[PDB]
Context: one part of a larger RNA, bound to proteins that are not shown
RNA sequence: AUGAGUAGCGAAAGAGGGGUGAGAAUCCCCUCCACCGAAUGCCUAAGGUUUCCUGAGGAAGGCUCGUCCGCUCAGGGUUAGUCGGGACCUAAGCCGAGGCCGAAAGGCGUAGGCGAUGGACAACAGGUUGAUAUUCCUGUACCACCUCCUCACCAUUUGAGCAAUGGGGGGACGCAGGAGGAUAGGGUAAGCGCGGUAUUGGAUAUCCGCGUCCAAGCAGUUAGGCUGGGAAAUAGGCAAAUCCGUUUCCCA
RNA sequence: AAGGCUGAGCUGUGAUGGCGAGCG
RNA sequence: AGCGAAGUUCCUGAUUCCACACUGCCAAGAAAAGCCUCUAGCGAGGUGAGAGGUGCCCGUACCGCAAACCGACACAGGUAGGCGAGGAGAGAAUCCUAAGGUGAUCGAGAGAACUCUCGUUAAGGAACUCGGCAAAAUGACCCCGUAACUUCGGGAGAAGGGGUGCUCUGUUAGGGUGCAAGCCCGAGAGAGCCGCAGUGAAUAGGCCCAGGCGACUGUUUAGCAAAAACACAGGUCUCUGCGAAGCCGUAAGGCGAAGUAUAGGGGCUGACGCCUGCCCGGUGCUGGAAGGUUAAGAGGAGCGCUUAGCGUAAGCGAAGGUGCGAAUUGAAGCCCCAGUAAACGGCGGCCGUAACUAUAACGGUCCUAAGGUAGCGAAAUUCCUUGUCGGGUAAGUUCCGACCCGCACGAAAGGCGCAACGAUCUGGGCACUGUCUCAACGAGAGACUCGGUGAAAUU
Repeated sequence: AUGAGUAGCGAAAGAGGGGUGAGAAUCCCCUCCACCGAAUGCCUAAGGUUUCCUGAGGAAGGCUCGUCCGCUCAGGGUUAGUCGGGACCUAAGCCGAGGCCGAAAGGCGUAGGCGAUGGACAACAGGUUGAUAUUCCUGUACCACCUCCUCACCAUUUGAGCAAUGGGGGGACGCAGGAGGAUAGGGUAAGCGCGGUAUUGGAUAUCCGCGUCCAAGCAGUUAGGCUGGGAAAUAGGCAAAUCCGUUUCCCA
Repeated sequence: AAGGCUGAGCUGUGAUGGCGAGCG
Repeated sequence: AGCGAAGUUCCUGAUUCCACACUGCCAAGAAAAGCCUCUAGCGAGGUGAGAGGUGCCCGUACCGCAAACCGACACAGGUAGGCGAGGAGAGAAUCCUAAGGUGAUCGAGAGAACUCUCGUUAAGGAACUCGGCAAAAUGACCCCGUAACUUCGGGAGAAGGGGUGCUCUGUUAGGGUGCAAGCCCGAGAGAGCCGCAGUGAAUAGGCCCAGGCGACUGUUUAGCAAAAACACAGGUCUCUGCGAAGCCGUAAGGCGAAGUAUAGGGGCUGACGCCUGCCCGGUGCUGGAAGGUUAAGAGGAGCGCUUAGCGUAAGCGAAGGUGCGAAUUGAAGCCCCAGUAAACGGCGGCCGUAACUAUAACGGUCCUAAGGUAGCGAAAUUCCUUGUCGGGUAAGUUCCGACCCGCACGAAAGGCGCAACGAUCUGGGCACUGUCUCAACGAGAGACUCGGUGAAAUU
């Protein structure tokens, strides 16, 4: 090339008016209409990696068109003591000094490490940009650490304080069921506030629309839930304990 | 029966602030 | 940009929090650090509160049920988690909406066949078909009522029926909340009212009779099989005394198990009920060891080759070396002796016989390790075969019940039952229907016409 101007153009509601422009079913604006609504909304993983925002563009990409775009070209845009991760912890597993094993390569494995999907851990509300926000700004906080300083207190070897890489406690855990207590959320019921009184027959009306709060922190309090408590003595807790365990007695 | 140890939340403060129908 | 009112109370109320807190249960529910405390230590300066100060790195855009991720695509697919409003509602169902998001990247016509997705359908109602496949029907809540059978739980939503809107009585009785006012929940009645129809839409079991198979919930051939297959709890056999057996690895090291015969591994069977017969000749496994047979290795009786030497030659032939090598000795195994079938397996012929006939309880004979018991039987097994008889139907190669010439059932490759259960298979009913008689009309998507864009297999 043929098949052929053929099959197809990938679930879905648009319509008109206005605008832009060389060009408009397809881009922008407006209006009404329609669809999702335990989502077709909001947030956020993984993954992607600039696709984000602005301006310009229309060759190709876009199953049509295109003035548009997740596309092209320029510029721009990501702010943290407190969020997530590291300078904290360990699980499975992995690596593994020496070591054990093995023709070689290597395999295994101890001390020790690494390793979140778990444990631990200090910031909240509001505001703001075209594009970030517990990160910026405002207000109000908290945590660790430091001491040029201040005050108070304690003590310089029967001496305050600090204190383990050690001991103990704790952290520390399943599944189901039901009762509570509470809060978020909801209703707008009442009240309150602001706006409105309609032109299609009616309505000053039990009339219509809209709104009707707020943080962490600090102080106080609490439904409540857990645990009994003191003293003495101690074949245990690699050493020692005034801690823990055990026992006895006392108290409730 | 005392003790402690926890405790949602609530009250106050935080806020002479913020937000807020709407107006513009 | 500014400015800015009210900003309370009541009701409802979690799937969140208090909090694995409590109660119950068996399958018995990480670690380590932070943290607290204790001493051991350290120690001349400390402790607490202010005030001032210090605080690093990495991520941070944007998409994230999606046109930005995984699917070669701006692809009807896939993608963990948090939040997830209102009415009616038990609800995250459902239908319509809120906050918020969206109108989907080819269109305009026309309204043919045909195809797809839908709606309706006279009379009939499974006649369709391999088969009621598909569709129709059922469907909510309250009330009445509910059989066989059963493992006593069930079966069961069995089945079959009735009610259901709205108004008034009525802010009913009664209940929650509250000091009340109020707000919220709310039967059951009586009297009415309207419609063809009141869970007036959406969403929401069809049911029954009987049989096969598998007890059951589970699991499986990603992508043609979901089942009767696998698993299962239960049974049984067997191995394993702990450095267990078994398994992985050349080994070290492991799992087994931080278990220890009430445990662990392996085989078979498969809930439960009643049961599970005979054969140890063969094969396996177990035990035995008197004998036979049998390896390497021991052992070395002999024999060969070589030659110092001796021989007129021929031959013989010491020592040494070297090449063979018999007796004897020599394990397990095998042969051999027993046992063992929920080990592998196996579980007969022919002939005669009863006072009608027929049939043979009975006898003969051959063979075997033993000749198939109970139970079941034309079967998920039956060739002959559509066996025969009965039932069901007008008519039944299927189905159910019987019978037994079981070609070729049969007891843990279990036999026979069996309530419950099944998107299992089979037969029959009620209901129901466009499955059909036999097709008709309508809606939308393609097809068709116009504008844009524009492939393919094949040749």

Annotation:
The RNA (23S rRNA, nucleotides 1302 to 2046) from Bacillus subtilis subsp. subtilis str. 168 has 735 modelled nucleotides. The sample was in a buffer at pH 7.4. The structure was determined by electron microscopy at 2.3 angstroms resolution and released in 2024. Morici et al. published it in Nat Commun in 2024: "RAPP-containing arrest peptides induce translational stalling by short circuiting the ribosomal peptidyltransferase activity". Entry title: B. subtilis ApdA-stalled ribosomal complex. Lineage of the source: Bacteria > Bacillati > Bacillus > Bacillus subtilis > Bacillus subtilis subsp. subtilis. Ions in the entry include zinc, magnesium and potassium. An Rfam search finds the family "Bacterial large subunit ribosomal RNA" in it. Gene Ontology terms of the family: ribosome and structural constituent of ribosome. A reference for the family is Cannone et al. (2002), "The comparative RNA web (CRW) site: an online database of comparative sequence and structure information for ribosomal, intron, and other RNAs", BMC Bioinformatics.